An RNA structure (tRNA(Phe)), in which 69 nucleotides are resolved. Keywords: tRNA, nucleoside modification, isopentenyl-tRNA transferase, MiaA, TRANSFERASE-RNA COMPLEX. The depositors describe the entry as "Structure of E. coli Isopentenyl-tRNA transferase in complex with E. coli tRNA(Phe)". Protein in the same entry: tRNA delta(2)-isopentenylpyrophosphate transferase. Sample source: TRNA WAS PREPARED BY IN-VITRO TRANSCRIPTION WITH T7.
[PDB]
RNA sequence: CGGAUAGCUCAGUCGGUAGAGCAGGGGAUUGAAAAUCCCCGUGUCCUUGGUUCGAUUCCGAGUCCGGGC
Numbered sequence: 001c002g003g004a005u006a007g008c009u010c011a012g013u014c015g016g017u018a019g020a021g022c023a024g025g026g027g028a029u030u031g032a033a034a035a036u037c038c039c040c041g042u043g044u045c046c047u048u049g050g051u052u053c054g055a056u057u058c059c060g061a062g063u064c065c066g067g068g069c
Stems, first nucleotide, its partner, number of pairs: 001066004007022004016053001024040005046062001048060003
């Protein structure tokens, strides 16, 4: 200097409660079936103050990380 959002790695919200892979759940199944496919989301968005009709988002401050002297 940075990162904190799903069980895990992460993306995103020009401020109006959020997806992608993996995991997980439901389904199909006629000579490869321990195979091959299809469908579905999983949420105190670390805590607290400020600004705001509204903050996970913008701005401070805390705490934990991983890096630079």

About this RNA
It holds a match to the Rfam family "tRNA". Rfam's curators write: Transfer RNA (tRNA) molecules are approximately 80 nucleotides in length. Their secondary structure includes four short double-helical elements and three loops (D, anti-codon, and T loops). Further hydrogen bonds mediate the characteristic L-shaped molecular structure. tRNAs have two regions of fundamental functional importance: the anti-codon, which is responsible for specific mRNA codon recognition, and the 3' end, to which the tRNAs corresponding amino acid is attached (by aminoacyl-tRNA synthetases). tRNAs cope with the degeneracy of the genetic code in two manners: having more than one tRNA (with a specific anti-codon) for a particular amino acid; and 'wobble' base-pairing, i.e. permitting non-standard base-pairing at the 3rd anti-codon position. Crystallisation conditions: PEG 4K 15%, 0.2M CaCl2, pH 6.5, VAPOR DIFFUSION, HANGING DROP, temperature 293K. Seif and Hallberg published it in J.Biol.Chem. in 2009: "RNA-Protein Mutually Induced Fit: STRUCTURE OF ESCHERICHIA COLI ISOPENTENYL-tRNA TRANSFERASE IN COMPLEX WITH tRNA(Phe)". It was solved by X-ray crystallography to 2.5 angstrom.